RNA sequence: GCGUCCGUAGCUCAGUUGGUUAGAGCACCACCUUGACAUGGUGGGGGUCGGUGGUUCGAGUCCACUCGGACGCACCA
Numbered sequence: 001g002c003g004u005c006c007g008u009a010g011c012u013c014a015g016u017u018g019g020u021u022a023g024a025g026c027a028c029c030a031c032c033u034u035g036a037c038a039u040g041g042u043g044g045g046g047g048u049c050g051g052u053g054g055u056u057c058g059a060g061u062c063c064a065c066u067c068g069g070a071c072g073c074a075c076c077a
Base pairs, nucleotide, nucleotide: 001073003071004070005069006068007067010026011025012024013023028044029043030042031041032040050066051065052064053063054062
Other pairs, nucleotide, nucleotide, family: 008014tWH008047cSS009024tHH009046cSS010027cWS014049tWW015060tWS019058cWW020058cWS022049tWH023047tWH027028cHS055059tWH056059tWH059061tSS
C1' cells in the first nucleotide's frame, strides 16, 4: 500500500455536529488564610487548529491531495 477516526496552549484537551460569536482541566508564581509548605482564590501571555487551494464578505468549521499514528487485509507454495 479501498478507506477511516483523525492533526490544536508548558502536558491530554474540547470546538467540524451541514457556518458565522472563542471553551477547559491541570497548572508560573506576586498577593487573602495558617507560627511556617501546599490542600482554596484574583491574574496576565499561551490555537491563521500542519500545509495549498476553491464554494463563499462571513469557514479552526463545507470539502480534493501531501508528513504522522492507530482501525480491516487477502491473493501468493